[PDB]
Context: bound to proteins that are not shown
RNA sequence: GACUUAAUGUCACGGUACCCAAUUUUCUGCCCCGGA
RNA sequence: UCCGGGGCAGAAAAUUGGACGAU
Numbered sequence: 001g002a003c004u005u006a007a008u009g010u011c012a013c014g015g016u017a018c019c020c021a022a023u024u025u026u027c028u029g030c031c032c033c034g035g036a
Numbered sequence: 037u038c039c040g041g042g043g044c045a046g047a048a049a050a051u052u053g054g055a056c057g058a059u
Base pairs, nucleotide, nucleotide: 019054020053021052024049025048026047027046029044030043031042032041033040035038036037
């Protein structure tokens, strides 16, 4: 030097990743006949 | 033919789904 601006004029700080949804439902800490 | 002896200790399911703009 280009890749990469265009010039008398760029609110982009001009714009909440926002709104909705019960880690919950069921289950007696219990109990006797065999085994090899 | 003869002594004896603990087990279970999580299982199944759900693992994302949506989200009105006009008779």

The RNA from Candidatus Scalindua brodae has 59 modelled nucleotides. Hu et al. published it in Science in 2022: "Craspase is a CRISPR RNA-guided, RNA-activated protease". The entry also contains CHAT domain protein and RAMP superfamily protein, not shown here. The sample was in a buffer at pH 7.5.